Shown are 710 nucleotides from a PDB entry: RNA (23S rRNA, nucleotides 526 to 1261) from Escherichia coli K-12. Rfam match: Bacterial large subunit ribosomal RNA. The entry also models zinc, potassium and magnesium ions.

Context: one part of a larger RNA, bound to proteins that are not shown
């Protein structure tokens, strides 16, 4: 062991076992019912059949210097503080200097004024606000600057024990085939020529093992193997094939040329450095309460999936009936809808060029 | 046919008119936690969604596109619309095994009217779909005809110059084309059909008898009816089922949210005790 | 420093206030072999991050408070190591 779905979560019997007012209560389990499509991320929007993660456990991302601004805070206050460096000195000396207490002019200058202009009726900056040194905390700059991540550039050096070419030296090639040239002999010529038959044994010649290849098919494909096995298949005295040792080095070799191959790597080798290149691009970004709460527009951009300035969002701080909603009151409107004088466009009659 | 005159329409790029609405500004009250400016310190954001309203563009095609203005997601649960970001209701500090509502509902699933009263629907319409079809059924207005006999049915006549003429191989009611008459009627077309070579024949139309009370088309309108075929498995109410548990009209209950209330608690901000 | 009005859905994001880690000082003090830390139950407790007391395990160490420092909180990075 008749029952359908993110597996809980509200309700809830039985059962078990604690406890005991004997009224119940506690713990487990959970039939039965109501409701119920994980989590991150990315996005107009994901139960999505869209990323990501098999789980645990540890590690793992906004720092730190410095240099500037604002804020809190603490010292002094028209002042405020010191660097270096002296001093055993967290003392205390050093005020070199820094900032502020004046500002305008390009500027010489002039100064609570002071530029413009010949001159201002003026107009433009000012005068009418304390500042400055520590501490702490927000943002910015320079620094890898929130963490992790390329393809690649560029240095120096390792690497021809794979491969590709060459060099030296050394080694291989069963077995069967066809018979170039050339000789000799005869025939033939004036002397060749040329002609027979017999010798002769050429060849990137043939057929076909070893060796070398790799056309086809099957299987093999987490393999017997990171390229192979099985049937079959081309070459097989050469531009053949193989053993040892050597020479060529990276925008560089070497290519009977395929961008081939140069150590399982090659439209530019490996190995270590510049080096945390860079990454408007993708992912990720770890405790908790409380308040507000956008935006996906504008306007620019070698600009469009980036950015910056406004627009909206927070915080602080000042400031007026500032502001909104209704009633009233004053205003332009030319849109709905209307119409056909214009401007066109239509259609019937009439009339008549 | 120009102009010009009468009458008719059209227009985003026409205007001898012209709103609503918006928007500027100005006074007053009330409300409102200053909601409003300005200055400084931090952002973020510049991929937008659908849905209503007015457009452009598309095929008044798209879950299409580009604006503009609201509204909702976005970055908002809840509670309806089966199920379902954008639609309707409605804006979650927290806790209650109180209570009233909101869209939206009330036989069973599955909470509440098998609730009332008066009508419509017979299609299972409801619960997909047009030109267009039809004696479906309901209702409302106003004709025609009608005991001086309607409307059907049924008995009957249904003609004559004349074959109207022309044309026509023929063409006479019925081939086409002109007429288009009169005559006897009750009453008949110079034929609405069919048929024929033409003609007949065969009808009708038209009238007359019979039959003895309505009958016959159109307008309007409310409900239905055809029209209506698709691919896994019923499958176009969420199902069951339903003749209303369906549709219109009034009415009273009453269910139903995390919306309001109630009691208890927590914590921002405004005046200070 | 009364009690009332009122208001409390939130991505980005902006402000406010906390918890706990580990290290200094306070501390030659405090607490601990009559059982520290660290695992492992339970029980109470705050609005939360948590606190607190206590059974067991373990066997030497912990460490208020009130200041100070940061390698300070991990579920995701096709993270990175280890175990399964």
């Nucleotide at each position: 062991a008749c029952a359908a779905g993110c597996a809980g979560u509200g309700g809830g019997a039985g059962c078990a076992c604690g406890c005991u007012u004997a009224g119940g209560c506690g713990u487990g389990u959970g039939a039965c019912u109501g409701c119920g499509u994980a989590c991150c991320u990315u996005u107009u929007g994901u139960a999505u059949a869209a990323u990501g993660g098999g789980u645990c456990a540890g590690c793992g991302a906004c720092u730190u210097a410095u240099a500037u601004u604002c804020u809190g805070u603490a010292g002094c206050a028209a002042g405020g503080u010191u660097a270096a460096c002296c001093g055993a000195a967290u003392a205390g000396g050093g005020g070199a200097g820094c900032c502020g207490a004046a500002g305008g002019g390009a500027a010489a200058c002039c100064g609570a004024g002071u530029c413009u202009u010949a001159a201002c009726u003026g107009g433009g900056c000012g005068u009418u606000a304390a500042g400055u040194u520590g501490c702490a905390g927000g943002g910015u700059a320079u620094a890898g600057a929130c963490c992790c991540g390329a393809a690649a550039c560029c240095c120096g050096g390792u690497g021809a024990u794979c491969u590709a070419g060459c060099c030296a030296u050394g080694g291989g090639c069963a077995g069967g085939u066809u018979g170039a040239a050339g000789g000799u002999u005869g025939g033939g010529u004036a002397a060749c020529a040329c002609u027979a038959a017999c010798u002769g044994g050429a060849g990137g010649a043939c057929c076909g093992a070893a060796c070398c290849g790799a056309c086809u098919a099957a299987u093999g494909u987490u393999g017997a193997a990171a390229a192979a096995u099985u049937a079959g298949c081309g070459g097989a005295u050469g531009a053949c094939u193989u053993g040892u040792g050597g020479c060529u080095g990276g925008g560089g070799g070497u290519g009977a040329a395929a961008g081939g191959c140069c150590a399982a790597u090659c439209a530019a080798a490996c190995c270590g450095g510049g080096a945390g290149a860079u990454a408007g691009c993708u992912g990720g970004u770890u405790c908790u309460c409380c308040c507000c709460g956008a935006a996906a527009g504008c306007u620019a951009u070698u600009u469009a999936g980036g950015u910056a300035g406004c627009g909206c969002c927070u915080c602080g701080u000042g400031a007026a009936u500032u502001c909104a909603u209704c009633u009233c009151c004053g205003g332009g409107g030319g849109u709905a809808g209307a119409g056909c004088a214009c401007u066109g466009u239509u259609u019937c009659g009439g009339c008549a060029a | 046919a120009a102009c010009c005159c009468g009458a008719u329409g059209c227009a985003a790029a026409c205007u001898g008119c012209g709103a609503a609405u918006a928007c500027c500004g100005g006074a007053g009250a009330a409300u409102g936690u200053u909601a409003u400016c300005a200055c400084g310190g931090g952002a973020g954001a510049c991929a937008c969604a659908c849905g209503g309203c007015g457009g452009g563009u598309g095929c008044u095609a798209a879950c299409g596109u580009c604006c503009g203005u609201c509204g909702u997601g976005a970055a908002g649960a809840g509670g309806g619309a089966a199920a379902c970001a954008a639609c309707c209701c409605a804006g979650a500090c927290c806790g209650c095994c109180a209570g009233c509502u909101a869209a939206g509902g009330u036989c069973c699933c599955a909470a509440a009217g098998u609730c009332a009263u008066g009508g419509u629907u017979a299609a299972g319409u409801g619960g997909g779909a047009a030109a267009c079809g039809a004696u479906g059924u309901g209702g409302g207005a106003a004709g025609g005809c009608c005991c001086a006999g309607a409307c059907a049915g049924c008995c009957a006549g249904g003609a004559u110059g004349u074959u109207g003429g022309c044309u026509u191989a023929g063409a006479a009611g019925c081939a086409g084309c002109c007429a288009u008459c009169a005559u006897u009627u009750a009453a008949a077309g110079a034929a609405a059909g069919c048929g024929u070579a033409a003609u007949a024949g065969c009808u009708c139309a038209c009238u007359g008898g019979u039959c003895g009370a309505g009958u016959c088309g159109g307008c309007c309108u409310g409900c239905g009816c055809g029209g209506a075929a698709g691919a896994u498995g019923u499958a176009a109410c969420g199902g069951g089922g339903c003749u209303a548990a369906a549709c219109c009209a009034u009415g009273c209950a009453c269910c139903g949210a995390a919306g309001c209330u109630g009691c208890g608690g927590c914590a921002g901000c405004g005046a200070c005790g | 420093c009364g009690u009332u009005g009122u208001u409390g859905g939130g991505u980005a994001g902006g402000g406010g206030a906390g918890c706990g880690u580990u290290c200094u000082g306070u501390a030659a003090g405090c607490c601990u072999g009559c059982g520290a830390a660290g695992g492992u139950g339970u029980g109470c407790u705050g609005u939360g991050a948590g606190g607190c007391a206590u059974g067991c395990u373990g066997g030497a160490g912990g460490u208020a408070u009130c200041a100070g420092a940061a390698g300070u909180g991990c579920g995701a990075a096709u993270g990175c190591u280890g175990a399964c």
Gonzalez-Lopez et al. published it in Nat Commun in 2025: "Structural mechanism of FusB-mediated rescue from fusidic acid inhibition of protein synthesis". Released in 2025, the model rests on cryo-EM data to a resolution of 1.87 angstroms.